Released in 2014, the model rests on cryo-EM data to a resolution of 5.5 A. 60S ribosomal RNA, nucleotides 1 to 636; 5.8S ribosomal RNA, nucleotides 1 to 160 from Triticum aestivum: 796 nucleotides with solved positions. An Rfam search finds the family "Eukaryotic large subunit ribosomal RNA" in it. Its family is annotated with structural constituent of ribosome and ribosome in the Gene Ontology. The literature on the family includes a 2002 paper in BMC Bioinformatics by Cannone et al., "The comparative RNA web (CRW) site: an online database of comparative sequence and structure information for ribosomal, intron, and other RNAs". NCBI's taxonomy places the organism under Eukaryota, Embryophyta, Mesangiospermae, Liliopsida, Triticum. The reconstruction used 2,108,230 particles. Among the 80 different proteins in the entry, which are not shown, are 60S ribosomal protein L33E, 60S ribosomal protein L3 and 40S ribosomal protein S7E. The entry is indexed under eukaryotic ribosome, homology modeling, de novo modeling, ribosomal RNA, rRNA, RNA expansion segments, RIBOSOME. Entry title: Model of the small subunit RNA based on a 5.5 A cryo-EM map of Triticum aestivum translating 80S ribosome.
[PDB]
Context: one part of a larger RNA, bound to proteins that are not shown
RNA sequence: GCGCGACCCCAGGUCAGGCGGGACUACCGCUGAGUUUAAGCAUAUAAAUAAGCGGAGGAGAAGAAACUUACAAGGAUUCCCCUAGUAACGGCGAGCGAACCGGGAGCAGCCCAGCUUGAGAAUCGGGCGGCUGUGCCGUCCGAAUUGUAGUCUGGAGAGGCGUCCUCAGCGACGGACCGGGCCCAAGUCCCCUGGAAAGGGGCGCCUGGGAGGGUGAGAGCCCCGUCCGGCCCGGACCCUGUCGCCCCACGAGGCGCCGUCAACGAGUCGGGUUGUUUGGGAAUGCAGCCCAAAUCGGGCGGUAGACUCCGUCCAAGGCUAAAUACAGGCGAGAGACCGAUAGCGAACAAGUACCGCGAGGGAAAGAUGAAAAGGACUUUGAAAAGAGAGUCAAAGAGUGCUUGAAAUUGCCGGGAGGGAAGCGGAUGGGGGCCGGCGAUGCGCCCCGGCCGUAUGCGGAACGGCUCUUGCUGGUCCGCCGCUCGGCUCGGGGCGUGGACUGUUGUCGGCCGCGCCGGCGGCCAAAGCCCGGGGGCUCCGCGCCCCCGGCAGCCGUCGUCGGCACGGCCGGUACCCGCGCGCCGAAAGGCGUGCCCCUCGGGGCACUGCGCUGCAACGCCCUGCGGGCUCCCCAUC
RNA sequence: CGACUCUCGGCAACGGAUAUCUCGGCUCUCGCAUCGAUGAAGAACGUAGCGAAAUGCGAUACCUGGUGUGAAUUGCAGAAUCCCGUGAACCAUCGAGUCUUUGAACGCAAGUUGCGCCCGAGGCCAUCCGGCCGAGGGCACGCCUGCCUGGGCGUCACGC
Numbered sequence: 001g002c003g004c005g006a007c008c009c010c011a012g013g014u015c016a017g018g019c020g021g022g023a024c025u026a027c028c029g030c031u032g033a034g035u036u037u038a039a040g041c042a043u044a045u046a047a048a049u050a051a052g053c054g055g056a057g058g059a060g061a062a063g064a065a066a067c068u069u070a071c072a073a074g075g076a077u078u079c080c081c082c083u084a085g086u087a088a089c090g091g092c093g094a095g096c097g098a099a100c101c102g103g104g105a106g107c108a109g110c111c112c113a114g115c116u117u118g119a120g121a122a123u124c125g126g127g128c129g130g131c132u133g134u135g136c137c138g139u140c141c142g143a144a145u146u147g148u149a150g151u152c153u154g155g156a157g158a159g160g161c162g163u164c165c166u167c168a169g170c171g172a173c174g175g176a177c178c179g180g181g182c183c184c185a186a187g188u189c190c191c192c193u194g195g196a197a198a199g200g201g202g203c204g205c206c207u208g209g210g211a212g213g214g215u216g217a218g219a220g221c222c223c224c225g226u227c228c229g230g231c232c233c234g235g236a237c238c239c240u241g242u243c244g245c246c247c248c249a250c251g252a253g254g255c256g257c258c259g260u261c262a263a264c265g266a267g268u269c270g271g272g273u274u275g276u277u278u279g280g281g282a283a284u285g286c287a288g289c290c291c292a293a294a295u296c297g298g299g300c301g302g303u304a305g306a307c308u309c310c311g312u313c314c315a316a317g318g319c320u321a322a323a324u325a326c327a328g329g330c331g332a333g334a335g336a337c338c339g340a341u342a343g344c345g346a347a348c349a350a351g352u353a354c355c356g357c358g359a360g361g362g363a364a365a366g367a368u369g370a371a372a373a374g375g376a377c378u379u380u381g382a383a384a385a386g387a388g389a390g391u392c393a394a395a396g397a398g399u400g401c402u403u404g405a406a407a408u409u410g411c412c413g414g415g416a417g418g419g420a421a422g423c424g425g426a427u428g429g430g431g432g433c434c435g436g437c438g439a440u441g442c443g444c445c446c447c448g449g450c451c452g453u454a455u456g457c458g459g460a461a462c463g464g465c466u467c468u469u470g471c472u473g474g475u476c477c478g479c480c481g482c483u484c485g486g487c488u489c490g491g492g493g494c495g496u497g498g499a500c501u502g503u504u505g506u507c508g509g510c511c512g513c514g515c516c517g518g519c520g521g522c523c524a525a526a527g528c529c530c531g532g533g534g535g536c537u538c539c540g541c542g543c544c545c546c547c548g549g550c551a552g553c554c555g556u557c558g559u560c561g562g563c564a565c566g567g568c569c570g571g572u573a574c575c576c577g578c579g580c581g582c583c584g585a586a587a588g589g590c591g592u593g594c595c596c597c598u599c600g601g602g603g604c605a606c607u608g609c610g611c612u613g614c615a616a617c618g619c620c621c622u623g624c625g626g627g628c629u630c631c632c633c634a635u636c
Numbered sequence: 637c638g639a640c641u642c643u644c645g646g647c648a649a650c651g652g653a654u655a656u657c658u659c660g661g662c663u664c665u666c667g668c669a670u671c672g673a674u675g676a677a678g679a680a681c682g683u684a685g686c687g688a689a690a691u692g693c694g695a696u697a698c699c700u701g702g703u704g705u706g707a708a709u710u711g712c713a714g715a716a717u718c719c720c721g722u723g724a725a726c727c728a729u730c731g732a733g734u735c736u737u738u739g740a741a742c743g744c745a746a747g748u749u750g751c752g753c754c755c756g757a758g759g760c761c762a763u764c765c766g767g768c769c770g771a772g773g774g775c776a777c778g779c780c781u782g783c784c785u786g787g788g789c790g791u792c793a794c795g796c
Base pairs, nucleotide, nucleotide: 014782017780020777021671027055028054029053030052037044041091067074068073078105079104080103081102089095109319110318111317112265122148123143124142125141126140127139128138129137130136131135157261158260159258160257161256164254165253167251169245170244172242173241174240175239177235178234179233180232181231182230183229187203189202190201191200192199204221205220206210212224213223214222270291271290272289273288274287275286276285298313299312300311329668330667331666332665333664334663335662337661338660354361355360366657367656374401377388378387379386380385402655408649409648410647411646412645414643415642425636426635427634428633429632430631431630432628433627434626436624437623441496442495443494444493445492446491447490448489449487450486451485455481456480457478458477459476460475462473464471502617503616504615506571507570508569509568510567511566512565514563515562516561517560518559519558520557521556530548531547532546533545534544535543536542577611578610579609580608581590582589583588591606592605593604594603595602596601678738679737680736681694682693683692685712686711700732702729703728704727705725709714743751744750752775753774754773755772758769759768760767
C1' cells in the first nucleotide's frame, strides 16, 4: 500500500429464481416479390399482397386527446351501418381511392415524472426463527440519497379557513359459473306370411317423450335414448344475495369558500433533403442524414408563404375490460353437403406402403351372413382342386364373398352359304321368334226369382226463397193399411243378328284415260260434173291459170255436245244430300196454273219439320291374320 | 359339305359398374383456454402368453396408485379369489407415479451407445483415518440479484 463504510470494475459447477424451442388457425410487428393488368411495356397495377423472419394471449392490438371541428360545438379505444364506389390520386391511361361527420353495438376509467419525509429511507430484496401463508411478524446483514416511500397528473392539483359526510378487515351459509354421476311414460296380447315381425290384420296403452340409433324386414309403446323434471358430488369464485362480529373518525380524503402558485417529459418540436409509402395533392405517415427551439410557451386548423385575427387541444412517459377476430387445438351442435373413380391425400394400418441422393412426391384398398352355421365326412387327385354330402331363408351368398352392368370370351341354336366383293343402313318380301283376337250382342214372349208405386201413415237431410215470418214445391227411408203393377239374373220358347282383322260390291267428290258427234270461223274453198276463154307446150298430147253453176269434205282456229272405263280419297255425322199420300219386285212415275213449242215436249211458279255410311264373305275359340329382329334376294 | 367369317339368345366366365348401404369425409355454427430446461414439439428402439401392424405404454414397459362403475376379457389358453366384493374389466376416471434412448437438449463432441470431470454409500483392509471398488445423479450458454479473492494514481485517507 493496507484506502472500515465505499468508490470503480472483475470472478464463482455461486444463493433463491428466470430465457431459448413449439404453436404460428386467428393475432401483433418486421421485411418484401413477380406472374398478372394496362390487349405491348417501364410510371402505375397486382400489393403496402404471397414468400422470408420474430413474439404473445385466449383473444390480441388499441386506449382517456398536443383529437375532431367551426357548432345552443362533438368528445379514449374497437367493430358494424353509412359516407363510398365517392372527395382525391392516376402514361388523368388501365385503373387507383379513404376519412371526418351522422346512426347503431358496446361502455370505464386512471398514476407516474416535473413544487418539501428532511423530526431523521418512513421504502425494498435476501438469510434466519415462528406463523393460520400468491402472504404476515420479529431479528440481522444488504439494497438505495446520481433518490426508495410519496401529495399531486392537467379533467387538474398543492396552501389556508369552516363544516358535515365518508373508510381498514374478517367468519358461516346460499346463488352465479364449470364438470361429472344418477334417476325420471307406456304392449313384447291374439292371428297370418316369413329364417326371423319391427310387417299386414284384430285389439290396447302412454305421450312436457310419435328426434334418433340399436335390435334377425317401415319399432312411440323390445332396449338405449328422447322430453320434462328430480336427486347427488366435486371444482372454480369475489361476480352479489343473505345474515353476524369488529366501526375503520376525531385521522385521512371529499364537498363549500378564499390565496399564492400551477412545476405540465428534447437532437424531441419544427424544418430541409433523400428514399419508402399514402387518396393526401408546394411533401399522408414513416425513416436516414443535416440543421435545430421555447415554456405568459408549444402543437393543430386537408394548397406553399408573410400579416392580422379567431378557434382548438396540451405531445415528446405508462396501465387498463367490453363491444372485435378465429381454415389450428380441445369439447359440442348442424347442413335442400358427398356417397367409395365421389368426399379430404387418407371411410380401410395413411401422411401408411412405395418413389427420389435430397428438397419433396405419395397411392391402391369399404359390404358373406341373422349367426360362421368359414363346407366334418365319403370319394378322385401327387397336391391345388373337383364330385357327392353336410349347413343355410337363400351357396344363383363358400372370406374372387350383397346386387354382379357394358367390353370380351365360351358353348349352342337360328338364319345364310362354301360361285363370289365389303360402309355394315334405308326401302320391299319371305323364313325365324312372339304377343294379340267384347266378357260373346239385341228385341220379344213363357216359367222360375225379387221388389213395389199411387194414396193414407210415421221419422227425416232439400228446394225456391223469404230471411220476425210466411207461403208454394220435396224426396227418401222405415214399413203397416188400400188398389194395382214392374224390373233383374238364369232357364225355357220366337224373331233380329252384334266380336279384332283381312277381302269384295256400291254412292259421292277429285283426277286421269281412250273414243264418237255438232256448229261457226278462215269472201270459204280444195273438189266434180257442166260451160266459157286464155296462156304455156308450138311435135301434139299434156301442163298451168282464171271465171260462172255444183254432190262434195278439208287442215287449222274457237266453242258446245255425247259415250265407255278406271285410280285415289271419303261416305258426306247441322241446311251436301234427302224422306214424310199412292202405285210400281224394281228403277221409276203419278198436281196444277202459266208461257214457249203450240207436234213431240220443254221451261217457269207455288209447305213446313226430322236426319246422316248401304250390300257381302272368312274367322275371332279350332286356328290364324299380324308385329318385331336377324338373314338372303331385290332396290337406292 | 363339315369348317370358316358374321350375328343373337340362353346359361356362364371375365370385370367391378349400377342400385341400396356408411362407426367416414366435407362445410358451417357454438363453447372453451390451456405447451416447455419443472426437459417440449418431434424422433428412435423396445415392452403384450402367443403380434407383423395400428393403438397403448416405458426396465414401475398394451401398464401402476387412487377413484368411479360393479363382473367380465375372449381367437385360444388362463387365474380361480378378484365374484353379497377396498373389487372383474384392450374399462372409464386417472388427483399419486414411473416415464427408456434421443431431441430446444445443457460437461465436451458426435458418420462415435465417443471421450472427460465431480460427488454420493456399502464392503474391504490399514503401505496411514488412507488406498481400492460399488450403484445413482450431476458439472452448458445467457444474465440479474446477493457473494469472495482482487486487477487498476478509478478516487480518498493513511502509511514508512